[PDB]
This is an experimental structure of RNA (28S rRNA, nucleotides 4570 to 5069) from Oryctolagus cuniculus, with 399 nucleotides shown. It comes from the structure "Mammalian 80S ribosome bound with the ALS/FTD-associated dipeptide repeat protein GR20". The structure was determined by electron microscopy at 2.9 angstroms resolution and released in 2022. It holds a match to the Rfam family "Eukaryotic large subunit ribosomal RNA". Its family is annotated with structural constituent of ribosome and ribosome in the Gene Ontology. The work is reported in "Ribosome inhibition by C9ORF72-ALS/FTD-associated poly-PR and poly-GR proteins revealed by cryo-EM" (Loveland et al., Nat Commun, 2022). The entry has 78 different proteins, among them 60S ribosomal protein L26, 40S ribosomal protein S25 and uL11.
Context: one part of a larger RNA, bound to proteins that are not shown
RNA sequence: GAUGUGUUGUUGCCAUGGUAAUCCUGCUCAGUACGAGAGGAACCGCAGGUUCAGACAUUUGGUGUAUGUGCUUGGCUGAGGAGCCAAUGGGGCGAAGCUACCAUCUGUGGGAUUAUGACUGAACGCCUCUAAGUCAGAAUCCCGCCCAGGCGGAACGAUAGCCGGAGCCUCGGUUGGCCUCGGAUAGCCGGUCCCCCGGGGGUCCGGUGCGGAGAGCCCUUCGUCCCGGGAAACGGGGCGGCCGGAAAGGGGGCCGCCCUCUCGCCCGUCACGCACCGCACGUUCGUGGGGAACCUGGCGCUAAACCAUUCGUAGACGACCUGCUUCUGGGUCGGGGUUUCGUACGUAGCAGAGCAG
RNA sequence: GCUGCGAUCUAUUGAAAGUCAGCCCUCGACACAAGGGUUUGU
Numbered sequence: 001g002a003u004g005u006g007u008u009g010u011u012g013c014c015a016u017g018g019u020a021a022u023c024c025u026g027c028u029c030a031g032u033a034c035g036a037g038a039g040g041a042a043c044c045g046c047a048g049g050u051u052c053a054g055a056c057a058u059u060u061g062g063u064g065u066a067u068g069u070g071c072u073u074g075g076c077u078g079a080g081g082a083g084c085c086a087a088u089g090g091g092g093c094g095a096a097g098c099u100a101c102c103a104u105c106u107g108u109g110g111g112a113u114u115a116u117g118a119c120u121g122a123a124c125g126c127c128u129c130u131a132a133g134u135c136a137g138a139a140u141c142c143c144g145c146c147c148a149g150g151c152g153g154a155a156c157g158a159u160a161g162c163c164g165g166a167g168c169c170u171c172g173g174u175u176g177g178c179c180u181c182g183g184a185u186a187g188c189c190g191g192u193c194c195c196c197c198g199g200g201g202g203u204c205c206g207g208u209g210c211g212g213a214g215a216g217c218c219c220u221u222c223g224u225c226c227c228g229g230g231a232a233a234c235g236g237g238g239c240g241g242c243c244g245g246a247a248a249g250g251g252g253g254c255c256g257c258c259c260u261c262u263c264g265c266c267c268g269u270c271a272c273g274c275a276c277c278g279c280a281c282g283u284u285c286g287u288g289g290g291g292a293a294c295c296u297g298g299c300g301c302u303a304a305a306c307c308a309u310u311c312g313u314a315g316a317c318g319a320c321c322u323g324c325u326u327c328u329g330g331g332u333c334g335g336g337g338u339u340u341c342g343u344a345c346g347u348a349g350c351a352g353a354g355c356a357g
Numbered sequence: 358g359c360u361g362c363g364a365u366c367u368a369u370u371g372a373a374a375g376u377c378a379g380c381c382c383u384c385g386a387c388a389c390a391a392g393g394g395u396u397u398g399u
Stems, first nucleotide, its partner, number of pairs: 006159006013152001016148003021051001023049005034039001052107004060100004068093002071090002073086005109143003116136004161299003168291004176218003188207004193202001195201003222273003227268003235261002239256005303397005309323001312320001328390002331387003334383004339375002346369004351365001354362004
Other pairs, nucleotide, nucleotide, family: 012153cWH014015cHS014149tSS015149tHS019145cWS020052tWS022050cWW028044cWW029043tHS030042tHH031032cHS031040tWS032041tWH033040tHS035038tHS056103cWW057099tHS057100tHH059103cWS068340tSS070091cWH100102tSS108144cWS108145cWS112140cWW113138tWH115137tHS120130tWH120132tWS121131tHS122128tWH123127tWH124126cHS130132cWH164296cWS172286tWH173285cWH174284cWW190212cWS192203cWW225270cWW226269cWW232262tHS235264cHS237259cWS310322cWW311321cWW312314tHS314319cWS315318tWS325391tWS330388cWW338376cWW341373cWW342343cHS342371cSS342372tHS344372tHS352364tHS353363tWS376380cHS383385cHS398399cHS
C1' cells in the first nucleotide's frame, strides 16, 4: 500500500499469532522445636540483592563541530583591534540531544489438573485413594496482564440521494411453506387440579414401537357466468398510530377508518374460455441482483480526502504528528527569563622586574 | 620637571560573546494569512 463495506473521518471489539519473569542473601520466628551435649530448624511476615525484560535522562558520568566561550603554536591581512588557514591546529570548560545496572523507575491474577495425599465404598458380607463417585493438589498446561491486529466485524459524523412508472443488456442459481419448549434414554408426553406456597413441587387420569406422531403438519391454483344447499354474520380486503425485537434485531400483532360482500370456501345446476389437430427446455422464487439510459412528480443536501506548505513528539524514501483570520492566527526580528564560558575593546592608574632622555 | 618602552595587574566589568535551529514568556515592531492544484456518489 492493496482488499470491500457508495466515499472519508472519529471512536471501538478481538478471531488469531507472540508472550516473562527467574533465583539467592540477611532479620523476626529463634538460639525456638528437636537434640545427652555438640549443634540446630520449619510456616508466616520484613528488608534487599543476582540474571533477564520493558523504559527514561532530574541527578552522576560519557560524547560534543550549538565549531558556545576563553587560552595557546606556526603563518597571513603595514600594526593594534578584529580575524582567517594548518583535511575538526591543539588544549580547558561546556548548553541542548543521545547515552551507561556507569544515573534512575517498573515487572501481575485465575482455571482444570500431573505426580501425590485423602474420603466413602464394593469387588472379596471383612478389607480397600478406585472399581462407580468425591476432595485437596504444583516453577507443568491453558487463560488473564502486556505486543501486533483477518480478503473480519460494530457505532457515530459529514456526505458536492429517498419515495413511488415502463422498455434494454448482463449475472445467475431454483420450480409451495412448517413461526422455535426444555430435556431424558434403566425412561418420557399431555390433561385434572381435589393439595401446598409465590411459576414450581406433589397427586390423579390418560397414551408410550411416540397418531397432542417429521412414518408428521399447513396451503392447494384451471379460470369465468348464473342458480340452489352447508358454514358465516364476530367474518374477507382498504390507512394512521401503538407497542413487543439487541447474540448477527420483523413490514409481527392490536386499536378505530369513509368502501367492499355472505362475492371468499365445500357440494351440486347453466353456459363460456384458439378444441392450435400426440411430442422439449412447460409451471414459481421474479416488481431477483447489477448496469447504463430514457419517465413523471414530490421530498431534499449545498461536502470531504489528497497534493503543496508548515510542524518534528516522527522519519532511509514513503509513512506518522501539527498549524494555516472570532481583529484573531502563526512567521520573522527584537526584548526579558534560563544557561555556557569567564571579566571584552577602549580609557585611566604613582601597580609593574625595570630601562633611556 | 617629568616624559617615552614595558610582559603583567587593578577599576570601568559576575564584564564581553553565544543562547533553538528540536529551550521558556512576549502580543513590543514588521509584513503575511480567507489561497493554489488533483480526485471522491448510496